Overview:
An RNA structure (A/P site tRNA [Homo sapiens]) from Homo sapiens, in which 71 nucleotides are resolved.
RNA sequence: GUCUCCGUAGUGUAG
RNA sequence: GGUAUCACGUUCGCCUAACACGCGAAAGGUCCUCGGUUCGAAACCGGGCGGAAACA
Numbered sequence: 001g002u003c004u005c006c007g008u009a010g011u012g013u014a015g
Numbered sequence: 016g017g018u019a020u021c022a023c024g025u026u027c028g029c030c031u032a033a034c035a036c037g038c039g040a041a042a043g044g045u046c047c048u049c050g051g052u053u054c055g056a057a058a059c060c061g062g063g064c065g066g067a068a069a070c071a
Stems, first nucleotide, its partner, number of pairs: 001070002004067004008015001010023003016053001017054001025041005047063005
C1' cells in the first nucleotide's frame, strides 16, 4: 500500500 | 427493513434474624459516522473513519 472482515445497553453480545 | 436479545455491570424489590446465595423487575446501546435507495434502513446501497486480520 492493497485486500477481507468488523464496528450495536455501562462491557460483551445476537438480530 | 416492519420500533434492538441475552449475559453480566449498576440500581432494584422479594427470601432470610441477618449475611451469603438465589429469584424478580428496572434503567441502560441515535446499532461507528455521513449520504443515498426505497412507504419506511442499525440492516439495503454508496462513502469516510477507525479497528483487526489476510496479502503484499
The reconstruction used 45,867 particles. It comes from the structure "In situ human top-back di-ribosome structure (Composite map)". Method: electron microscopy, resolution 3.2 A. The entry became public in 2025. An Rfam search finds the family "tRNA" in it. Rfam 15.1 lists 5,335,975 matches to the family in 14,413 species. The family's RNA type in Rfam is transfer RNA. Gene Ontology term of the family: triplet codon-amino acid adaptor activity.